[PDB]
Context: bound to proteins that are not shown
RNA sequence: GGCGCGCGCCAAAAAUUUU
RNA sequence: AAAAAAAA
RNA sequence: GGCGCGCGCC
Numbered sequence: 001g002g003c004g005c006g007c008g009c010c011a012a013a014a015a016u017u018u019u
Numbered sequence: 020a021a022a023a024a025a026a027a
Numbered sequence: 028g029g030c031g032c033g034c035g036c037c
Base pairs, nucleotide, nucleotide: 001037002036003035004034005033006032007031008030009029
Other pairs, nucleotide, nucleotide, family: 010029cWW
């Protein structure tokens, strides 16, 4: 220098109050 | 799914 | 997807 896996996060999901 | 007025 | 935290492989 490149590559792999445990995972917080926002990223973005829908949503849409009938007689 | 709508609608006015009135009295012994 | 990344901020990436962490561990591992070449």